[PDB]
Context: one part of a larger RNA, bound to proteins that are not shown
RNA sequence: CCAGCCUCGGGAACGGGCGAGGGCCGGCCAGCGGGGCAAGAAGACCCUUUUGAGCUUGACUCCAGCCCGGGCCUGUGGGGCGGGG
RNA sequence: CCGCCCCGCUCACCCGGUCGCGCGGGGACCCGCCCGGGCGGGGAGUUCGGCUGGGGCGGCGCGCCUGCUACACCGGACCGCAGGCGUCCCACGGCGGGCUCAGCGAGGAC
RNA sequence: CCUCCCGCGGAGCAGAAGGGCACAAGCCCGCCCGACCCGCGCCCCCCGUGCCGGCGCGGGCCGCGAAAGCGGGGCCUACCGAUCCUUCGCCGCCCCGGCCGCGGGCGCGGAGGUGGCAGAAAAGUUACCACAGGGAUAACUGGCUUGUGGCCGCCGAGCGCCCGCAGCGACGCGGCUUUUUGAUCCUUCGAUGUCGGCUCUUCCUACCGUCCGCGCGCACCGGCGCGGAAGCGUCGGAUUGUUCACCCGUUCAAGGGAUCGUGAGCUGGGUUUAGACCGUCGUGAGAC
RNA sequence: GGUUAGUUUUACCCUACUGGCCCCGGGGCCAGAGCACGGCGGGCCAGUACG
RNA sequence: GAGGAACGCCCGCCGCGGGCGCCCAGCCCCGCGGUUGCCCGCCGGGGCAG
RNA sequence: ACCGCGCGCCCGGGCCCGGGGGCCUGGCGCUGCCGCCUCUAAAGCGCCACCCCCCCCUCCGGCCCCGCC
RNA sequence: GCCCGCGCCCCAGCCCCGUGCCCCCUGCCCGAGGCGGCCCCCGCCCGGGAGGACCACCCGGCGCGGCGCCCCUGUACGGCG
RNA sequence: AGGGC
RNA sequence: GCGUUCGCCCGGGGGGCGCGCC
RNA sequence: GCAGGCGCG
Numbered sequence: 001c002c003a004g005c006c007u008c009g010g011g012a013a014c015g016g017g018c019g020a021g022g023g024c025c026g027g028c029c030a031g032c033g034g035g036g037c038a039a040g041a042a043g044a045c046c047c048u049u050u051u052g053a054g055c056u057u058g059a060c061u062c063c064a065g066c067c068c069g070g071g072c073c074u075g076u077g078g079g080g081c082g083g084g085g
Numbered sequence: 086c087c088g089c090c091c092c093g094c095u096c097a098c099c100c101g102g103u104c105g106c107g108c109g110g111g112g113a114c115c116c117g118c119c120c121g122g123g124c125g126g127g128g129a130g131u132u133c134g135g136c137u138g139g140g141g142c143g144g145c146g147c148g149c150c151u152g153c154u155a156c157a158c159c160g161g162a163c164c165g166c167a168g169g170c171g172u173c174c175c176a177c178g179g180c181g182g183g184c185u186c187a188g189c190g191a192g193g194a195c
Numbered sequence: 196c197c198u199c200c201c202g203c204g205g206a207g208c209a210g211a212a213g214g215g216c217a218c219a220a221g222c223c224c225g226c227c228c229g230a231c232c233c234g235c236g237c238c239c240c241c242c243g244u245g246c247c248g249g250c251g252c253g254g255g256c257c258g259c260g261a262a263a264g265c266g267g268g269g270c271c272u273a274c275c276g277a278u279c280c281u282u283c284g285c286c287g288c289c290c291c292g293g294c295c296g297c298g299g300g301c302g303c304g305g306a307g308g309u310g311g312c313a314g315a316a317a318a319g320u321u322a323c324c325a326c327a328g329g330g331a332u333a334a335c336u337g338g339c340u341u342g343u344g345g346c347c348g349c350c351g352a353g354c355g356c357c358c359g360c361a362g363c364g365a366c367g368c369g370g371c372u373u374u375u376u377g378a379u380c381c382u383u384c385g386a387u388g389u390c391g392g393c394u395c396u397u398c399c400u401a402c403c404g405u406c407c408g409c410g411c412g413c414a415c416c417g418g419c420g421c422g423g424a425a426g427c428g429u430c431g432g433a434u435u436g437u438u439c440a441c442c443c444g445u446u447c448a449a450g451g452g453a454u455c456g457u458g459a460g461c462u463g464g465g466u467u468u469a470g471a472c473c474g475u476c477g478u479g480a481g482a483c
Numbered sequence: 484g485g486u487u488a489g490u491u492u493u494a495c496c497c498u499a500c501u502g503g504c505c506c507c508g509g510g511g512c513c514a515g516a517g518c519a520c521g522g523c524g525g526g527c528c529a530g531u532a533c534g
Numbered sequence: 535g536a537g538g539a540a541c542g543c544c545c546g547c548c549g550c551g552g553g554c555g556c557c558c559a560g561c562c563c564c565g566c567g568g569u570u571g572c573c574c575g576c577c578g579g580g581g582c583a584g
Numbered sequence: 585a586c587c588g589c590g591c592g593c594c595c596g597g598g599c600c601c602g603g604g605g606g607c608c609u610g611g612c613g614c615u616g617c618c619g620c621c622u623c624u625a626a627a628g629c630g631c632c633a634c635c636c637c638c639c640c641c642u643c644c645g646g647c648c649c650c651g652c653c
Numbered sequence: 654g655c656c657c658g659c660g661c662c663c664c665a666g667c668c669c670c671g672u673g674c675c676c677c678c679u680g681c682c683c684g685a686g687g688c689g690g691c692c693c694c695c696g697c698c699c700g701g702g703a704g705g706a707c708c709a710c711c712c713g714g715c716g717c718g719g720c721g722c723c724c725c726u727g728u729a730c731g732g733c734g
Numbered sequence: 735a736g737g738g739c
Numbered sequence: 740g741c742g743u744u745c746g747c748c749c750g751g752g753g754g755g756c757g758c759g760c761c
Numbered sequence: 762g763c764a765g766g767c768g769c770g
Stems, first nucleotide, its partner, number of pairs: 005022005026505006034498003038493002046329003051325001053321004059131005065124008075094009098111004134147001135145002143164001148170006171312001172209001173269002178227007186205001188201001190199004207216002210274001212272003229256001231255008244313001257266003280307005286302005337381001340377001342376001344372006353363002390464001391462003395456001396453005403428003406423006430444003434440001470487007508650005515643003520549008533537001550602005558596001560594001565589004570583005604638003611631004651695001654692001656690003696769002699713004716763007723755004731748005738741002
Other pairs, nucleotide, nucleotide, family: 002016cWH010015tWH013338cSS014336tHS029706tWS032499cWW033034cHS033498cWW036459cWH045333cWW049326cWW050315tWW052324cWH056479cSS057059cWH060126tWH064125tHS073116cWW074115tWW075096cWS095113tWH097112tHS097114tWH103105cWS125127cHS131317tWS132318cWH133319cWH146166cWH151212tSS154163tHS155162tHH156161tWW168211cSS169273tWS176178cHS176228tWW176230tHH185219tWH186206cSS187202tHS189200cWW204217tHS206219tWW215220tWS216219cSS219221tHS229266cSS239247cWW240246cWW260262tHS260263tHS276309tHS276314tSS277309tWH278308tWH309314cWS319480tSS321323cHS333384tWH336382cWW339378cWW341343tWS343375cWW351365tHS352364tHS354359tHS355361tHS358412tWW359364cWS380381cHS388491tWS394457cWW400425tHS402424tWS403425tWH414533cSS415532tWS424634cHS429449cWH433441cWW435439tHS445448tWH446522cWS457460cHS463491tWS469489tHS477479tHS477480tHS494496cHS503707tWS513645tWW514644tWS519550tWS528541tHS529540tHH530531cHS530538tWS531539tWH532538tHS534535tHS534536tHS559595cWW559597cHS561593cWW562590tWS562591tWH569585cWW596597cSS596598tHS608633tHS614624tHS615625tWW616626tHS617623tWH619621tHS624625tSS625627cHH655691cWW659687cWH697767cWW704709tWS705708tHS727728cWS727750cSS727751tHS729751tHS736743tWS737742tHS
C1' cells in the first nucleotide's frame, strides 16, 4: 500500500496475509482504551563525513592599535666631549 | 675631517584669553608623513591523524626481521603466541700461514 | 698456573631467533685498505612499479699469497627514505646584436628528511547548538550462549553417645533454567515513549499455611524429611524515588512470568536539555 | 560526585471488549459457553488418652 | 512428673459473593419553618443575591 | 443568599441468603503367579485428596407441545 | 393445506456350534396404505411504567381535576386580652 | 398580658 | 397614645410524587 | 366533574 478474528511453527530470530489447526450471516449505536510495533518530526542521544558554527588558549599563521629610533617638514647663533688623521 | 651631547633667540609650526577694549604660553622640540624594531586572543582566517569485536582511556602487526600458528611445493587472517630493529666495529675488516676449542679423568711447593 | 691423555664441537663467531662452520667461518701472527673507479643485468616483495637488501658480469686500478686463488666490509636471514629547494665535487656547455671579466643557470653523483616510514605545515571546548547520513555502530525490548547467578542429581571420607544414608554430608563428577549479571551486535536511528509506584487481569510451580498419604534420633505437645496437590490465602505501617533492604504489628505472612505486563490509563519522586550553588580537577573555555 | 527550579500533545477510523438494536402467539426442552465457600476460632469430648 | 491432644456434633467470626429497606445512618425538586442586605409606600405577601 | 427539620426514592455504616454427587492420582490392602518359599501386580478385587468432572446457579442458536387452521 | 423415501434378530471370538457368506441394476424399469421425514402457520403506531442514552422491555379506553385517610413541618392571617 | 415612655 | 415580644381561638395553617373512592 | 378504544401495514 491493500485489508482488518485467533493459536503455534518457520522467517530480517515478536505476522492480518506464508505452512498447519480453531472460529465467523450481514448491517449499525452508546461506551472503551488491549492491539493496529496508531498519529504528530528525514533521532536532538551515539558514531562516521577529509560538512559547520559559538567559545578558549602556551595551536599554526597573521592584523588594527600603542610604545620606541632615525629621516623630511626645518630657521638663526653659541658651546662641551670623543675618535681618525 | 667624522660622531655625539647641551642651550640661547623667533620667524616656521602648536596651545590659551578676548565681543581681537588696551593680553599671554611653548618652540625648532612636538605633532604629521616614510622606513625600522617590540608588545599585541582586542580581533581575523584556519587546523586539531589512523587502526579499533561502538567511541574514548590504553596499545601500536602504521616501515622492517626470526621461530610458531600453517594442515610435508608456493601462498594463507586476527588488538593470535614467544621475541627483536632505528645501533655497534680501521678493526670486531681483506688475504696468507700456523693452530685447535668447552671440558672430563689423572698428576704437580704454599 | 703447569703437564699428559681422550675430546663431532657439548666453545666461539657484536646484539632476537633459527640455520651454518674443525689442518675452519673459530684463535694467534705478518702485510695491507675490494668498507675502491666506470658501465650493465637479475632475485626477493610484486600490479611482475618504486624503495631496503642481495646476487651475477664486462673494463680500470690494487691487496695478500711461492702459486692456484680469493677480495665491492663485519658467515646467512633485519638495521632504513621521492618531487621541489639547499650544499658540495668532476668535466664541459649556455647567458639568444657582439667581445672581455665577475656572477647566474644547466647535464652527472653524494649529503641535509619526511618513523603516521609511496613522504599535508597544524591545539582545546560545547550541558547553547548543529548538517548530511548510518541499524555498516553503542545506550533500552527481543533472539543465540550460560562463564556468573539460581535450582536438581550421582558417589560416600566423615558427623549424628552407639550407628555412613532420621537428619546431614567434605574431596570429586553429571545435568537443568533464563526470574541475575556478563559475552555478542541479528532486527529497529525519515523515532516501537525510556525507572518505579498506583490500578486491574491472567498464567507458571522449583509448595510457604491449609488438604490426602508415608518416615523420624514421632510418648504427648511441638518440630523436621518425602510424594500427590496451584482451589483459597500470603496483610497493616515507620525511613528511602527506590526494585532491594531494615524494623514495629497482626490470623505470623512462598517464589516468579506476561515488550524487565500496564504513560492516547494516571502520576512525574528519580533519571534525562536550557537557570543556579558547592567540592575536587583544568591556564582557560569547561569536566565529574 | 552532591544540591535546588524546571509545558507529560491527538481517537470521531478498524478490530477487540462491555452492553443495545434490525417488528411475528402462549407454555416448555436443552446442544454450546460460563461458574463460587474457603479460612480461623469457641463449647462439650478433657485436664482426659499419653507421661 | 512439668505438661497436654484427637474422631464427631453444635455455636460463632473473617474474607469473598448474590440480593434487599423493616429498623438505624447518609442525601433532598422547589415542602414547612428561621434569618441578613437591597427592592416592591407600611402591615400581610413577595422578588433579587447564578 | 444562608441555616434547622423532612416525605416517595437511591444508598451503607444496616439486614437476609451460601450444607449435593462421581471417577480416580500419589498410596495403603485382599486374593495370587511366573520362582515349590516369600510377595498389594503380574491377570482379578477394596478404600481413596482444598485438586479434576457433573448437579445447583447465569446466558442460551435451535427444537418441542398446544391454540386458528 | 403440501411434498418425499420403501431397507428391521440378537450375542460371542482360548467354541469360533459347524463358519472361511451375502449384496454387488437407484433405473439399468423401480414407483400409493403401515412405518419414518419435510414445508407452511401468528402486527405496529399511540400513552404510562416496577423499564429506559436512542431503541428495546412490561402493562394499557390512559390521564387531568377533586374528596377522604395518612404522613411532613410545627401552631397561619386576623381578632381579643 | 408586656420592660417602659 | 407608642411598644419587640407573649396567651387564647389553634397538634393549628400550609404541603404531598403513598393509600382509597369519584 | 371533565374524559378516554389511532392511522398505517